[PDB]
Context: bound to proteins that are not shown
RNA sequence: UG
RNA sequence: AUUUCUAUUUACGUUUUAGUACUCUGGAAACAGAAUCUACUAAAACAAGGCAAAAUGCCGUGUUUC
Numbered sequence: 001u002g
Numbered sequence: 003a004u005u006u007c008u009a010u011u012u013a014c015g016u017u018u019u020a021g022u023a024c025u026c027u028g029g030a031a032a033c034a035g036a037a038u039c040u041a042c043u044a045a046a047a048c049a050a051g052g053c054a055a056a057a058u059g060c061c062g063u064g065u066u067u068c
Base pairs, nucleotide, nucleotide: 015048016047017046018045019044020043021042022041023040025036026035027034028033051061052060053059
Other pairs, nucleotide, nucleotide, family: 029031tHS029032tHS049062tWS050062tHS054057cWS
C1' cells in the first nucleotide's frame, strides 16, 4: 500500500 | 468515492422593567420599609445597527479578499  | 445555495413556522432560551410569591425589619392592625436572592405572569430587547412607513414590509455573522 488496502 | 457529489449536497451546495435557498423558503416558511412553533414552542423554548438569556436579559430588563412591573406585579405577585419567597426572605428580613417594624407594627395590634391597617400596612410600610429593607434585600433583588429564587420562582410565576405580562410587556419589551436579543449580533452593533440601517432601511421603510399600516406593510402576510426589507437588510445586517456566507462566498470572494489578487
The RNA (sgRNA (74-MER)) from Staphylococcus aureus has 68 modelled nucleotides.
NCBI's taxonomy places the organism under Bacteria, Bacilli, Caryophanales, Staphylococcaceae, Staphylococcus.
Crystals were grown from: Tris, Ammonium phosphate dibasic.
Entry title: Crystal structure of cas and anti-cas protein complex.
The entry also contains CRISPR-associated endonuclease Cas9 and AcrIIA13 protein, not shown here.
Released in 2022, the model rests on X-ray crystallography data to a resolution of 2.63 angstroms.
The entry is indexed under Inhibitor, Complex, VIRAL PROTEIN, VIRAL PROTEIN-RNA complex.